[PDB]
RNA sequence: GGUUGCGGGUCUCGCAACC
Repeated sequence: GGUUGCGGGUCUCGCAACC
């Protein structure tokens, strides 16, 4: 940096796993 999963509403947010 990317992908998957879960959660929330006013928030381009938080946590976990894998590469």